[PDB]
Context: bound to proteins that are not shown
């Protein structure tokens, strides 16, 4: 401190 | 090339006719 | 009877009373 | 054993 982890991909075969 | 999986949506106002639970 | 899905629309993150009521246990108390 | 306190405690259900 009007800031913060809503995931730009898994797993089998 | 296959299969399961990702739990995460302002509020308010209109409105049809389904299937369904209890 | 109210409760789940659910067509097809408005909308400035827009508001001026309308609350629904079942279940589950987590701490303080005693 | 009641009480009062969670403002998404939701059925895997409010503090490993």
């Nucleotide at each position: 401190a009007c800031a913060a982890u809503c995931u730009u991909c898994u797993c089998a075969c | 090339a296959u299969g399961a999986g990702g739990u995460g949506u302002u509020g308010a106002a209109c409105g049809a006719a389904a299937a369904u639970u209890u | 009877a109210a409760a789940u899905u659910u067509a097809g629309u408005u909308u400035g993150a827009a508001a001026u009373c309308g609350a629904u009521u079942g279940g589950u246990g987590a701490a303080a108390a005693c | 054993g009641g009480u009062u306190u969670u403002a998404c405690c939701a059925c895997u259900u409010u503090g490993u």